[PDB]
An RNA structure from Schizosaccharomyces pombe, in which 710 nucleotides are resolved. Rfam match: Eukaryotic large subunit ribosomal RNA. Clan: LSU clan. Its family is annotated with structural constituent of ribosome and ribosome in the Gene Ontology. The family has 88 seed sequences and 107,465 matches in Rfam 15.1. The literature on the family includes a 2001 paper in Science by Yusupov et al., "Crystal structure of the ribosome at 5.5 A resolution". The sample was in a buffer at pH 7.5. Ugolini et al. published it in Mol.Cell in 2022: "Chromatin localization of nucleophosmin organizes ribosome biogenesis". Entry title: Fkbp39 associated 60S nascent ribosome State 3.
Context: one part of a larger RNA, bound to proteins that are not shown
RNA sequence: GGAAGCAUUGGAAAUCAG
RNA sequence: GUCAGCAUCAGUUUUCGGGGGCGGAAAAAGAAUAAGGGAAGGUGGC
RNA sequence: UGUUUAUAGCCCUUGUUGUAAUACGUCCACUGGGGACUGAGGACUGCGGCUUCGUGCCAAGGAUGCUGACAUAAUGGUUUUCAAUGGCCCGUC
RNA sequence: CACGGACCAAGGAGUCUAGCAUCUAUGCGAGUGUUUGGGUGAUGAAAACCCAUCCGCGAAAUGAAAGUGA
RNA sequence: GGUGGGAACGCCCUUGUGGCGUGCACCAUCGACC
RNA sequence: GUAAGAGCAUAGCUGUUGGGACCCGAAAGAUGGUGA
RNA sequence: AACCAUCUAGUAGCUGGUUCCUGCCGAAGUUUCCCUCAGGAUAGCAGAAACUCAGAUCAGUUUUAUGAG
RNA sequence: UAUGUAA
RNA sequence: AAUGAGAGUUUCUAGUGGGCCAUUUUUGGUAAGCAGAACUGGCGAUGCGGGAUGAACCGAACGUGAGGUUAAGGUGCCGGAAUGUACGCUCAUCAGA
RNA sequence: AGAAAAGGUGUUAGUUCAUCUAGACAGCAGGACGGUGGCCAUGGAAGUCGGAAUCCGCUAAGGAGUGUGUAACAACUCACCUGCCGAAUGAACUAGCCCUGAAAAUGGAUGGCGCUUAAGCGUACUACCCAUACCUCACCGUCUGGGUUAG
RNA sequence: GAAGCUCAGACGAGUAGGCAGGCGUGGAGGUUUGUGACGAAGCCUUGGGCGUGAGCCUGGGUCGAACAGCCUCUAGUGCAGAUCUUGGU
Numbered sequence: 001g002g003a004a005g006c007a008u009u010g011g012a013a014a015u016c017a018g
Numbered sequence: 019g020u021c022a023g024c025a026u027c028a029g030u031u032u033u034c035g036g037g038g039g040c041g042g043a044a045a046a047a048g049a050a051u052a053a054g055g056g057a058a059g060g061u062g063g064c
Numbered sequence: 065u066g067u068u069u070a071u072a073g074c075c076c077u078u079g080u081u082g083u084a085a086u087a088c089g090u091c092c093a094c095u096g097g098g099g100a101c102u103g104a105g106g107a108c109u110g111c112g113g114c115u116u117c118g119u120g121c122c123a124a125g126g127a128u129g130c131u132g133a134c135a136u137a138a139u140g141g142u143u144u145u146c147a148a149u150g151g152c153c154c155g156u157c
Numbered sequence: 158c159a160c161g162g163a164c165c166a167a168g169g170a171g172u173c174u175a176g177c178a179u180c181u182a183u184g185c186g187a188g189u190g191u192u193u194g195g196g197u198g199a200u201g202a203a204a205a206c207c208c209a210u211c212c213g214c215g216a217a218a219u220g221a222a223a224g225u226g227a
Numbered sequence: 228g229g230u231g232g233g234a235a236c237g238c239c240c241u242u243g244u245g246g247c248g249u250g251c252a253c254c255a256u257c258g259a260c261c
Numbered sequence: 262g263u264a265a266g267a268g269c270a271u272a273g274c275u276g277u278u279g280g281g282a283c284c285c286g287a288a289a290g291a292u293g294g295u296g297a
Numbered sequence: 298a299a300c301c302a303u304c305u306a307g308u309a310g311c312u313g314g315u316u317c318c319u320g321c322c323g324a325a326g327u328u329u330c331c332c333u334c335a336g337g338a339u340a341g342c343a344g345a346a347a348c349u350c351a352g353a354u355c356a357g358u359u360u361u362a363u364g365a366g
Numbered sequence: 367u368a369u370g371u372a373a
Numbered sequence: 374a375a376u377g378a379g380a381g382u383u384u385c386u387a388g389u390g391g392g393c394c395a396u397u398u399u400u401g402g403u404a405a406g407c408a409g410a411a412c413u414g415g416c417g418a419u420g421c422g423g424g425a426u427g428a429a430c431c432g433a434a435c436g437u438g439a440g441g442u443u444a445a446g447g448u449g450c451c452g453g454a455a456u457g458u459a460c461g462c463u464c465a466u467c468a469g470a
Numbered sequence: 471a472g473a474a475a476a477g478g479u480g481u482u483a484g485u486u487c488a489u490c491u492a493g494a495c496a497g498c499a500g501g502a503c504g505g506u507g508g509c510c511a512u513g514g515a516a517g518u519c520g521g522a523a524u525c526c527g528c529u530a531a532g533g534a535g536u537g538u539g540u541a542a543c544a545a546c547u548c549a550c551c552u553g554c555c556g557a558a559u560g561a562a563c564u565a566g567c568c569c570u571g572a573a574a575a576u577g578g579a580u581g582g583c584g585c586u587u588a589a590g591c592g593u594a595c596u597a598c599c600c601a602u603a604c605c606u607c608a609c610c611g612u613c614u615g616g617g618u619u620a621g
Numbered sequence: 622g623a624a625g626c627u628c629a630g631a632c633g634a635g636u637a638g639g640c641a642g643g644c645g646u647g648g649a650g651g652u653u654u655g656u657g658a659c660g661a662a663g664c665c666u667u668g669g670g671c672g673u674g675a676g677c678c679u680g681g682g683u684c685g686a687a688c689a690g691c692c693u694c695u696a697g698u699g700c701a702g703a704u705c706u707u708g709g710u
Base pairs, nucleotide, nucleotide: 006150007149008148009147010146011145012144013143014142015141016140017139019134020133021132022131023130024129025128026127027103028102029101030100031099032098033097034096035095036094037092038091039090040089041088049081051079052078053077054076055075056074063067112122113121114120153162154161155160156159163710164709165708166707167706168705173280174279175278176277177276178275180273181272182271183270184269185268188214189213190212194208195207196206218225219224230255231254232253236248237247238246239245260262283314284313286311290304291303292302293301294300295299317643318642319641320640321639330337331336341389342388343386344385345384347382348381354378355377356376358375359374361372362371363370364369392416393415394414395413397411398410401407421432422431436609437608438607439606440605441604442603446599447598448597449583450582451581455596457595458594459593460592461591469585477569478568480567481566482565483564484563485562486561487560488559489558497554498553499552500551501550503527505525509521537546538545610633611632612631613630614629615628616627617626618625644699646696647695648694649693650692651691652690653689655688656687663683664682665681666680668679669678670677671676
Other pairs, nucleotide, nucleotide, family: 017138tWW018138tWW020138tSS042087cWH045086tWH047084tWH048082tWW050080cWW057068tHS057073cWW058068tWH058072tWW060061cHS060067tWS061070cWH062071cWS064065cWW069072cWH069073cHS104126tHS111124cWS115119cWS116117cWH122123tSS157158cWW169700tWS169703tHS170314tWS170700tWH171315cWS172282tWS179274cWW186267tSS187215tWS187266tHS193209cWH197205cWS198204tHS213269tSS216266cHS217226tSS220221tHS220222tHS227261cSS227262tWS228257tWS229255tWW229256cWW233252tHS234250tHS235249cWS240245cWW259263cWW285312cWW288308tWW296298cWW318674cSS322638cWW323637tHS324388tSS324636tWH325341cSS325389tSS326391cWS327340cWH328339cWH329338cWH332334tWS332335tWS349350cWW351379cWH360373cWW363371cWW365368cWW366367cWW388637cSS396412cWW402406tHS419435tHS420602tSS422444tWS423430cWW432444cSS443600tHS443601tWH444600tWH445600tWW447454tWS448454cSS453599cSS456589cWH462566tSS462590cWH463588tWW464586tWS465586tWW470584cWW471472cSS475571tWS476570cWH490557tHS493556tWS494556tHS504526cWH505506cWW506534cWH508522cWW508523cWH508534tHS510520cWS514541tSS515519tHS516542cHS516543tWS517535cWS517537cWH517546tWH518538cWH518545tWH524534tSS526527cHH528532tWW529530tHS530551cSS531551cSS533548cWW535536cHS536548cWW539544tHS540542tHS580583cHH584589tWS620623tHH643675tSS645698cWS657686tWS658686tWS660685tWS660686tHS661685tHS661687tSS662684tWS672674tHS701702cHS
């Protein structure tokens, strides 16, 4: 690299709080 | 405030270990030691 | 080749060392640890055990103590993307 | 399977009403219901408030009916 | 209408149980009045 | 059926019947017209 | 014959659609009959209210005793 | 060995 | 009698009266299917693990999460888990699972 | 389960019969005879084209012959014995696996790769894997049961 | 807040249907000495918070004149579909 969309879990960057 | 580390505990839980009862043919074995028997896939001998 | 422990021994029966060991099964309201998850509840009552018979103490009606680090961080939240696993397009007939 | 669906925003379908039935609540209780009307209301007077006679349902049924009638 | 139960109350012996009354609703049986 | 009456009214909920009757949708017809 | 506005929102046994959330409970999917016709049923399953015995009252259960086959 | 029945 | 369970009732008000799969006999059958009932369940209203995939097969009935442990199925790799132990059989020029 | 009945000089187990140092099987070494070339059958059939037996002497054994072969012969071999040779051998059924027991049209599948004392089949024993199932706890919600005049 | 508080145990699929409790919409009566040109309503946002949920509250932006909580009354009150309607694309 002849799909995308979504879901769960976390990393990366972004950002917010307490 | 947030997050760690440990200790003693409680609940659940998993994992190795030591010690000791009781039961069995009060284990079978086995070992050591006395009888008798038998033989071999027969040893030394022949 | 044939024989019966001899210059190896073996098997069977009994005695004995035996009032034997071990395995295996079961059990101890016997003990040593190692690892993980949870810490609900929130004055005191209760059930018990050691006490010391005022005291208290306790692993007994659910977690507390000690310590360290950070605040420009660490947790946590959101977005986007990525990886692992999964996921047939909805309504209707 | 088949029928519908290109995308978006707005609109868009068990409503009002009469009768009946059940249930719950409220008012009254052998009674009950004023709103057909009349009275009255000066301030929102199409509201509120008051009431005469009637009438509806219930207060007794039964027979087809005269009749009778706990 | 009285018999049976029967909701509630009273009552006991001494708890109570049970007994004893009382009996609404309703249910029945067993009775009558239109 | 009577035996010592229990209803009447209102509001709400639900059910059902009739009204366009949950919304949309079928082929005809009838009246009165306008063309041809 | 065609067209036009009315009747008219004509006629539906049928086709398609029918708009918010969470919680609780929860079937039958079949006998029964009646029934010209489609159905109507009673019952069962699912519920809601009002009333008995604290029961030996029930049980998709098995026993006990059998009786017969 | 089954069958129904009551207890 | 054992065992479990609190068992009841009268009153009304919905919904429903389809079918599919597999067992029992079963009478009628034949190249062979069958054909017919009676009967019993489960699916129909139901996710989940396994069976590579799946309407009926094997397990299991579902609040939201944590740990523990299993069922059926499995442990060469994809794939979580022994390229385990033991005893055996088979050489297949389209083996077997 | 469909062909499914069987076939296999494929293998491993078995079952039932046989002989076997009186020499098992195989191997080579030899014999494997004489009435008789029995009788029909014929050009030619002597055991071996063919038609009924298929008899006898010898022995441990020579089949009116098991094939080869020839026109007929002859000759060879078995089946029948004997020599050397020193031990196991032969025949039939059962069971599991394996081969075959058919099926045509693209490229095709035990799910794949691959697998051969298996990663196939069969048993036995252990350890391990995870479901929303089972247990413990937390929380939500429903229902059921007890208490609550102090609030 | 007697509609409260407290202890305990069990249970959790769910179509047809049955049952209760809530969220949002336009208007009405009451109430809040209610919010507002010092910015109402709307609208937007890689901002935050709340609720299992329908939903709610909020920061910043944009904006310019009205709006809402509570108790109750009322209905032309909730859309993904209808070869839906109208408009835009």
Among the 45 different proteins in the entry, which are not shown, are 60S ribosomal protein L31, Ribosome biogenesis protein ytm1 and Pescadillo homolog.